RNA sequence: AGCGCCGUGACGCAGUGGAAGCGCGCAGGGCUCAUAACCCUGAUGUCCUCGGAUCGAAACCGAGCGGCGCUACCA
Numbered sequence: 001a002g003c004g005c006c007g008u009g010a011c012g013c014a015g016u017g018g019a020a021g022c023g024c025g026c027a028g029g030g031c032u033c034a035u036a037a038c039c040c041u042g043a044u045g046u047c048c049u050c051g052g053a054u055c056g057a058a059a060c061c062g063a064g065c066g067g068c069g070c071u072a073c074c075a
Base pairs, nucleotide, nucleotide: 001071002070003069005067006066007065011023012022013021018055026042027041028040029039030038048064049063050062051061052060
């Protein structure tokens, strides 16, 4: 360089066009002399940017940047 894919809470990852979820983590209380384990409750994301359609985008379109492939051969 060419083709294709990814980016989502602190972390590892899911998910339909009608505003987001699992489990760790974290926070509050309870239990214990105390920590852990446990029990009861919580709260946490321009959904990577900047456009672009749509009534409405995290998705679709586009490029831009990180990543991850795979190819790169005959002399």
Released in 2024, the model rests on electron microscopy data to a resolution of 2.2 A. Solved structure of RNA (P site tRNA) from Saccharomyces cerevisiae, 75 nucleotides shown. The PDB entry is titled "Hypomethylated yeast 80S bound with cycloheximide, P-site tRNA, and A-site tRNA, messenger RNA, PRE". Rfam match: tRNA. From the family's description: Transfer RNA (tRNA) molecules are approximately 80 nucleotides in length. Their secondary structure includes four short double-helical elements and three loops (D, anti-codon, and T loops). Further hydrogen bonds mediate the characteristic L-shaped molecular structure. tRNAs have two regions of fundamental functional importance: the anti-codon, which is responsible for specific mRNA codon recognition, and the 3' end, to which the tRNAs corresponding amino acid is attached (by aminoacyl-tRNA synthetases). tRNAs cope with the degeneracy of the genetic code in two manners: having more than one tRNA (with a specific anti-codon) for a particular amino acid; and 'wobble' base-pairing, i.e. permitting non-standard base-pairing at the 3rd anti-codon position. The entry has 74 different proteins, among them Guanine nucleotide-binding protein subunit beta-like protein, 60S ribosomal protein L22-A and 60S ribosomal protein L19-A.